[PDB]
Context: bound to proteins that are not shown
RNA sequence: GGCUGCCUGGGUCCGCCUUGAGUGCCCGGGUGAGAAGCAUGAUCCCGGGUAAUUAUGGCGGACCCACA
RNA sequence: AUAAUUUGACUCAA
Numbered sequence: 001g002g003c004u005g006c007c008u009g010g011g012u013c014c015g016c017c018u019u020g021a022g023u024g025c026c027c028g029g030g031u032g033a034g035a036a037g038c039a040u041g042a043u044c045c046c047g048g049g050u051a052a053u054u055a056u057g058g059c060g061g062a063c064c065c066a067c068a
Numbered sequence: 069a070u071a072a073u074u075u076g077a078c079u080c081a082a
Base pairs, nucleotide, nucleotide: 009065011063013061014060015059017057019081020080022078023077024050025049026048028046029045030044051074053072054071055070056069
Other pairs, nucleotide, nucleotide, family: 010064cWW012062cWW016058cWW018082cWW021079cWW027047cWW031043cWW032041cSS032042tHS033041tHS052073cWW064066cHS066068cHS
C1' cells in the first nucleotide's frame, strides 16, 4: 500500500433544543327559532381541536466517504 | 436554540 477493528473532519438519514393556561376561530355532543344572514343550524351550555420546511450554532444516535 | 419562509394567527406565565 490492500484489508479488518478502535480513532475522527465532511456529507447524509433519524431524535432533541420548553410546557402550562388564556383570546380569536373550528369541530362534536346537547338544544331547535322572527334583523334574515341562516334547518346545508339562530341562541345558550359542556367537551375537544390549532402544521410544516429551510439556513446556521448546540446535543444523543444510524450509515458511508463513493468523479459511478 | 436564533433568524427567515407558507395567503391565518395574537396575548400571557414559570